[PDB]
Source information:
Shown are 73 nucleotides from a PDB entry: RNA (A-site Lysine tRNA Lysine) from Escherichia coli. The structure was determined by cryo-electron microscopy at 3.6 A resolution and released in 2016. Rfam match: tRNA. Its family is annotated with triplet codon-amino acid adaptor activity in the Gene Ontology. The literature on the family includes a 1993 paper in Trends Biochem Sci by Hou, "The tertiary structure of tRNA and the development of the genetic code". It is annotated as a transfer RNA. Rfam describes the family as follows. Transfer RNA (tRNA) molecules are approximately 80 nucleotides in length. Clan: tRNA clan. The entry is indexed under Ribosome, ErmBL, Stalling, Translation, Erythromycin. The sample was in a buffer at pH 7.4. The PDB entry is titled "Cryo-EM structure of an ErmBL-stalled ribosome in complex with A-, P-, and E-tRNA". Bound small molecules: lysine (LYS). Among the 50 different proteins in the entry, which are not shown, are 50S ribosomal protein L32, 50S ribosomal protein L2 and 50S ribosomal protein L28.
RNA sequence: GGGUCGUUAGCUCAG
RNA sequence: GGUAGAGCAGUUGACUUUUAAUCAAUUGG
RNA sequence: CGCAGGUUCGAAUCCUGCACGACCCACCA
Numbered sequence: 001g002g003g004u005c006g007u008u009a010g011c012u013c014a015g
Numbered sequence: 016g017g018u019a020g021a022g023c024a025g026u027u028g029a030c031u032u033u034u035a036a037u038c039a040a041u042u043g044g
Numbered sequence: 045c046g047c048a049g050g051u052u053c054g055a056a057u058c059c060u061g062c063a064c065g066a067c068c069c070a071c072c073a
Stems, first nucleotide, its partner, number of pairs: 001069007010023004017053001024042006046062005
């Protein structure tokens, strides 16, 4: 440097 | 696809002789 | 409901990028 994944409260996160 | 929550947490209430646990409520971005 | 734009009457959601990070690939004989 190439693909893929996660941004949701003070913290951990479903949708 | 029609600015939206689950708990932890702070606070309050119920329970109790006072708390814990548990139940109810509130701030949430 | 990360940032920006687009679609939509209306986007946390649909789409296209970027950024903070997480997983796979990086001489050769």